[PDB]
Context: bound to proteins that are not shown
RNA sequence: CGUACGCGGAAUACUUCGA
RNA sequence: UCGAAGUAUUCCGCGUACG
RNA sequence: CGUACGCGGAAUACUUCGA
RNA sequence: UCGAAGUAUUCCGCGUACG
Numbered sequence: 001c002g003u004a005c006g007c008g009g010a011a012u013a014c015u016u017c018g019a
Numbered sequence: 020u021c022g023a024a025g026u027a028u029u030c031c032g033c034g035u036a037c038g
Numbered sequence: 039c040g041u042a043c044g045c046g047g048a049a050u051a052c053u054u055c056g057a
Numbered sequence: 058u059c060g061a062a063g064u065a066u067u068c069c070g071c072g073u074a075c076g
Base pairs, nucleotide, nucleotide: 001038002037003036004054005034007032008031009030010029011028012027013026015024016042017022018021019020023073025071033063035061039076040075041074043072045070046069047068048067049066050065051064053062055060056059057058
Other pairs, nucleotide, nucleotide, family: 001057cWW001058cWW002056cWW002059cWW003055cWW003060cWW004035cWW004061cWW005062cWH006033cWW006052cWW006063cWW007064cWW008050cWW008065cWW009049cWW009066cWW010048cWW010067cWH011047cWW011068cWH012046cWW012069cWW013070cWW014025cWW014044cWW014071cWW015072cWW016023cWW016073cWW017041cWW017074cWW018040cWW018075cWW019039cWW019076cWW020039cWW020076cWW021040cWW022041cWW022074cWW023042cWW024043cWH024072cWW025044cWW026045cWW026070cWW027046cWW027069cWW028047cWW029048cWH030049cWH031050cWW031065cWW032051cWW032064cWW033052cWW034053cWW034062cWW035054cWW036055cWW036060cWW037056cWW038057cWW038058cWW042073cWW044071cWW052063cWW054061cWW
C1' cells in the first nucleotide's frame, strides 16, 4: 500500500410515513 | 424546515485476520 | 424546515484477520 | 499499499409516512 469482515457514527441518492 | 422508516452507495473511527 | 424508518453507496474512528 | 471481517458514527441518493 492492499484484501475480507464486524461495530458505531456520518454523508449522499431514491422512496414512503408523520408535523 | 423538523422527526422516522425502507433501499442503495461512499467516507471516518475502533476492532479482527491476512496478502 | 423537521421527525421516524428501509435499501444502496460512501466516509471516518477503533479492532482483528489475510498478502 | 492492497483485500476482508466486526463495532460505532456521519453523509449522499432513492423509497415510505407524518409533523